[PDB]
Context: bound to proteins that are not shown
RNA sequence: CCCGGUGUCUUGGGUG
DNA sequence: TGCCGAGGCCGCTCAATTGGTCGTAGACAGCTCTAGCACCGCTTAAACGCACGTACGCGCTGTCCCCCGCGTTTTAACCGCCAAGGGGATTACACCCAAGACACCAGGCACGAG
DNA sequence: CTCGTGCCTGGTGTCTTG
DNA sequence: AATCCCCTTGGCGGTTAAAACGCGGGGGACAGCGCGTACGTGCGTTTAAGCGGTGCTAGAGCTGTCTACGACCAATTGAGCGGCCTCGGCA
Numbered sequence: 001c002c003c004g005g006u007g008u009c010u011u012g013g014g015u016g
Numbered sequence: 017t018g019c020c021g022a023g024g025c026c027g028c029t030c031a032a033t034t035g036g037t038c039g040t041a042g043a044c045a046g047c048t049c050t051a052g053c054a055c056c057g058c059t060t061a062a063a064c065g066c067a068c069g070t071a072c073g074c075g076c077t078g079t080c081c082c083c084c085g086c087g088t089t090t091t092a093a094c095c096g097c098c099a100a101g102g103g104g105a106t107t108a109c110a111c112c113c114a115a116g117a118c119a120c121c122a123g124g125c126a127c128g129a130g
Numbered sequence: 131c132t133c134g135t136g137c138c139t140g141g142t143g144t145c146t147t148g
Numbered sequence: 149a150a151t152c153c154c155c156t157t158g159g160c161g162g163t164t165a166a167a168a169c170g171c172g173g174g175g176g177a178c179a180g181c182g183c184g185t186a187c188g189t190g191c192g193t194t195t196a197a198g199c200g201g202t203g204c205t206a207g208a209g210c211t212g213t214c215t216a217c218g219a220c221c222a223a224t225t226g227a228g229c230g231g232c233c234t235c236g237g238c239a
Stems, first nucleotide, its partner, number of pairs: 008117009021235008032224003036220003041215002044212003049207001056200004061195001063193001066190003072184001074182001077179002083173002087169001092164001098158001101155001105151002119142012
Other pairs, nucleotide, nucleotide, family: 007117cWW018238cWW019237cWW020236cWW030226cWW040216cWW042215cWS043213cWW047209cWS052205cWS056201cWW064192cWW067190cWS073183cWW081175cWW089167cWW091165cWW093163cWW100157cWW101156cWS102155cWW103153cWW103154cWW104152cWW107149cWW
C1' cells in the first nucleotide's frame, strides 16, 4: 500500500 | 585403416578326493552228490548192397494275367473366393432461462438409569 | 459411582436381475 | 433408435504329384501234361557200439559262520566351459 476473483457436470423448454 | 573373429580372464556347475559305517563279498572247513573213468553182458542201433518206384527235372503248349505308356481324374492336401453379421459411425451452427449434486458400517461421546 | 444405549462422524464402498 | 461402409468366420470352387487304372497292345511265364532218366528206402545181414549194475575213487557244490575291503551319503575343492573382454591382420 499497491494488485484483487469463484465454479464443474447433466436434464427440460424456448429463440433464429 | 579398423572392426568383428579368436584367444584369454572371471564366474558356474559338476566332477574328483577323503574320511566312517556296513552288510555283503570273499575265505575256509565239514561233508555228501552225482560226475569221475575202467570193465561185463546183452542188445538196440548202425555200415553197406538191392531194386523196381515214386519223386525231380527238362522240354513244349495254352492262354492269360501282369508288363509299359497316356490320359485325364479324384482323394488328399495347399491357397482365395459367396454374401450374411457384429461389432462401430453419425444425425448443421450460435444464444438464454430454471433445477440437482454420495450410501453403509465401526468407533467414540454424551445421556439416562441402577 | 458405573454400565446400558442412542447420535455424530469418518473410512470405506458396489450389483437381487432388468 | 436406423442404415450407410468395412472386416473374419460358416461351407465351396480353384489350387498340384500322382494314382483311382479301364483297356489297346503284345509277351513273360503258371500249372497241367510227357517223357525220362539217377537215384532211393524197406527189408536183409552182420556188427560195433548202446543201456543198464555194482565197484572204486575223489572234485568241488551246499550250507554254515568269520573276517573282511569297497560303496553311501557328507563336507572340501579343482578343472572344463560359457559370458565378458582385449588383441590382431584381411578387406